The RNA has 36 modelled nucleotides.
Method: X-ray crystallography, resolution 3.1 angstrom. The entry became public in 2019.
The work is reported in "Binding between G Quadruplexes at the Homodimer Interface of the Corn RNA Aptamer Strongly Activates Thioflavin T Fluorescence" (Sjekloca and Ferre-D'Amare, Cell Chem Biol, 2019).
Entry title: Crystal structure of the Corn aptamer mutant A14U in complex with ThT.
[PDB]
RNA sequence: GGCGCGAGGAAGGUGGUCUGAGGAGGUCACUGCGCC
Ligand code: TFX
Numbered sequence: 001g002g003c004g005c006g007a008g009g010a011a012g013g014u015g016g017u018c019u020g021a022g023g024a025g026g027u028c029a030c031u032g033c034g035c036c
Base pairs, nucleotide, nucleotide: 001036002035003034004033009018
Other pairs, nucleotide, nucleotide, family: 005032cWW005033cWW007030cSS008029cSS009027cSS010012cHS012015cWH012025cWH014026cWH015022cWH016023cWH018029tHS020028cWW021027cWW022025cWH023026cWH033034cHS
C1' cells in the first nucleotide's frame, strides 16, 4: 500500500472523503489488527 474489521468527532458517522473531498452542510475525529 490492499482486503475485512475494530476504532472512530457532525445535523449522519456514513457511502465517498480526514481541512480532503460531490465542498455551497456538519465535523476535524480515529490511525490497532488480522490477512496478503
Ligand atoms: N452534496 S451530499 C448536506 N447537508 C449533506 C450532503 C450534501 C449537501 C448538504 C451533499 C453531494 C452529496 C453526496 C454526493 C454528491 C454531492 C446539509 C447535511 C452537495 C454523492